[PDB]
Context: one part of a larger RNA, bound to proteins that are not shown
This record gives sequence, C1' cells and structure tokens, in this order.
RNA sequence: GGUUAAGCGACUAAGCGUACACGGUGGAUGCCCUGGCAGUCAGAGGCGAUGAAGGACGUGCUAAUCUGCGAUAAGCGUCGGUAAGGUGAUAUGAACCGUUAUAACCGGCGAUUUCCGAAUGGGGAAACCCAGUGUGUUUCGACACACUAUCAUUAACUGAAUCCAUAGGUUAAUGAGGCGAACCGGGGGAACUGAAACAUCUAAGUACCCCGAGGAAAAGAAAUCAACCGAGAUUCCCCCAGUAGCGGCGAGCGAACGGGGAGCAGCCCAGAGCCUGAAUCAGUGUGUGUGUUAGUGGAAGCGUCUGGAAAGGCGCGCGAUACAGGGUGACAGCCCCGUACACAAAAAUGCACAUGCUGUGAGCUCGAUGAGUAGGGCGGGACACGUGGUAUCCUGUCUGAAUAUGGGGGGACCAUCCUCCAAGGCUAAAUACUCCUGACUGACCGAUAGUGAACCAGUACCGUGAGGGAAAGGCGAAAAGAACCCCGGCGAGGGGAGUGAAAAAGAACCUGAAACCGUGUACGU
Repeated sequence: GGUUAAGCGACUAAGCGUACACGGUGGAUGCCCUGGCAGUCAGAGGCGAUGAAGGACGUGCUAAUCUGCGAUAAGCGUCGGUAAGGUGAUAUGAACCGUUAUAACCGGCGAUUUCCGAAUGGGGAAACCCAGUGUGUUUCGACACACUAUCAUUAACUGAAUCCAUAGGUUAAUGAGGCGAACCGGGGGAACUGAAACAUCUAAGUACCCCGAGGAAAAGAAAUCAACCGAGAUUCCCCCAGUAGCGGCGAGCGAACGGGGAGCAGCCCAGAGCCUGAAUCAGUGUGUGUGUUAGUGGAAGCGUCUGGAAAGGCGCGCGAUACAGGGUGACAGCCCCGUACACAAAAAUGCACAUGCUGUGAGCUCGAUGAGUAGGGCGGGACACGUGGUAUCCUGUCUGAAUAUGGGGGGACCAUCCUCCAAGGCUAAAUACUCCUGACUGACCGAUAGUGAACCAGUACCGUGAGGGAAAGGCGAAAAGAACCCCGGCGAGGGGAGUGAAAAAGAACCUGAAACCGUGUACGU
C1' cells in the first nucleotide's frame, strides 16, 4: 500500500425561528393657524302691508358652484374720498377699460328691486292656477297701468220683522296681524328623585305649554315699620343668620327687626272760583358743540462672515411722545404695512345745549277725600310659617259696615297708648340680559382637541315624518407643477433628462412612530 470487518461521523432546509440591514403599508408625534372657547370696555337693543325673517328661479364673454345682484339683474344716478392700475372667487383664456382725473375701489344719499312666503282680488299639493272693476290704447285678434283680503275704531249714507226705532248693509279714513337668542310680567303646571319603603312632606312654582310688553320690564311715594326713642317711596348689593321659627318636629324648609352701601324725586284726578298760559313734558323747526359713517401725513442702516436665501453672528452708526402688532426666501425699532402723535366731511345721522313755534297749563283761596268696598261665614291659595293658640294678604261662593265726631295696623284676644289713612292713577336712577357691531385680552384649545362644522356642514347620508347626523387641514421661498427621450395598449405605472437648497419635497406631496407584510445576510432547526 490494498481488501475486509467493527466503531464513530461532518456536509441537507421543503419550510420555520432570532438578530441585524434595507424597504412597503399606515398616519402617530413634533412644529403650524384665515377656526373655535371665555371674557373686558364700548355700541346697538329690533325687523315687517313703503311687503319682513327665510326661500324659489334667474343674472357674466361662461356649463355652472360660491359671493354679489334682480328683467336697469358681479349692477344704474348723484355727492364726497381716493389714484395707476382695473373687469369678485374657482380660473386660465378671450374681448376690453383706464393713467391727472366719470377706469376700478371705499363711504353718504337716491333709483331699480321677478316669483313664493303674514301674503292681503278668489283658490291652492309654497315658488302655481283663475279672476273682477276702472282708466288709457295711432290698430283694439289684442295691449299697458291702477285697484279689489280680514278684523278693530270712527264718520257719512242707507236700512227688517215694527209705528218710531234698532239690528243689518254700503262706502271712506286710520290702525293691527308676521319674524326674532336671552332677559321681563301674567294664565296654566308635572314626574323621576329624597325621605335609605311610602301616602303628609320633598323635588318645585322647577321643566314644559300659552298670552303680552319694553329697551329694559316689574315695583314705587306708607291705611309701612318701630317702640314710647324714632325712622321715612321703590329697586339692587353686603351683613343680621343657617339664627328666630316651620316640620310624618322626620327628610328637609328657612325669615324679619336692625345695621353698612349703590342710587335717589316726587306728583295728579275724584272741583269751584280767583287766574291764565308760569314751569314742564311731547312734537316740529333753526343754530351751536361734540360723536358716528370714507380718509391724510407719519422717524431712523450700512459693511462683513456663514448660508439656497439674512432679518442671524461680528463690527461700527442712527430714530424713539413710535421697541403694540403683522409681513418679507431663517429671529428686522431703522425693508414694507403699521404704531405714538397730529389732522380731515359734500351728504346723512346720534347726543348735548341755545332759541323759534305748536299741544300744554302754573299760582292762590275755599272745598271735597275712591261701597257691593272694609269686615264676616264656608272652600281653597299665598305668606319661612304644613290650622296650629295663628295675626296679615288674595278670592270661588253667600253676605255686608262706619264714613275724620270716622277707620286700618302694632302676630290669638281685650284695654290703654303709639302710628298710619285702603277700596283712583302716573313716575327717572341704581338692577337683569345679548341674536348682533367694533376694539382689546387670556398660566384657554391646537385637527380623535376646540363649535356638530378650521375644508362649499346642519352638507353627504339615514328616516313616512317630527327628527338624527358624519368623515375630511399642511408641496415649495417662489409652480420654477417635471420640455424632450425610452418601455408600455397614442394606457396605468415606471426609468432617464431638467427645475429646485432638498423630488427618499412630484401633487396618493412637512415630519412620517407602532401594529401588520416582505427581500437580503449570520447562526440555529
């Protein structure tokens, strides 16, 4: 060396796991704010038959959606402001207008203002149908314009049964009706709940329904309190006080007297003389002052470094009665718009005054002094007060005084004393609220938050209807939004080129998390 035998033994990954790298998907996070939320100080506190709120249909060089407007239809006239650009947005284009004062734009005052809707000439299934009367018509088949609802009040005229009458009828004049967030006054008025059950009680005169008013409403000038001293209309705030009371004396409910404040204001009729317009208030003039509705001027910076870009760094300057705020290719007192400050109105209008005129009518004397009412019986309600020993208030029912020589009240009631004058009526301020307008602020939110809605949202969608009700924001400084070439179906999609600081910012666009799904590599199986 070969053969045989025995023993032991790596190398497989169909697929799978873990780690890492690189992707996809999805839309978190951060940053952002033309949207919200809560306020403060002002303004305004209504709109409507002279046709409202809200709608329908129209309207452009336009197919329309949004905004505006109404057949004079993104508008017309006039008076002011303003001035180099304009013809709203989507949204380019087309056709045009204008540049030193009728382009556009902004403000005052005018004109136009379809149809439906209180809807009002009649009707009706809103945005439609059908009329009457009277005027006018170069032409009267026809056309245009005006008027024609109801109710209330007043006047004229007319006019039944029925004689006078009255009811009724007709016409004219004036007014009303509808809509709107809260606040206010009045008419009605729950239950769940609590009482550890529940009926008295509570919730609660709350929710809700209805009627009516105003910029506020209501209340209001002692038949009030107090305590022998006094105060002096009403409303609102802080105390008194969780007290006195009430209470299946349970749960609970809960004052006043008095004190400190805000704000303050008193009058008229129930009557006749003497008197007259005396204040005042209302309206309508005028003249002032001031405010509102367009506006005008408004200070002061350069160099250099980094960078796509300077407002940043660094270095020197300047303004500030202006360093509130916003924009500009990153953070700007001096780039732009502003800001402090100083100015401005042809026209309309608010307020404060002064005056003119008109309605008005002081002052004085002598009178007068609110009756089916106060009170009572019965039944309820309101008072903190649940019928209690219960005063006081209101009244459904039945009654019923006195009348200044009188009457009411002082918490059963009586006497005394004090205090006030009902049964007629007005009245500012301090108080309540915000649909809406302007300015400013926030140890308020930042796209599952904040409104339901940052966005063509009360939409899409759902429901017969009342009604219910979303999702959805961000390219870049600037569209410079990717000419041209290549594969492909004259596709979708992609690869180059080009733009840009960046395209792994390419419109399914800032950042781009996680779940979830892949390709590659190492090790394990």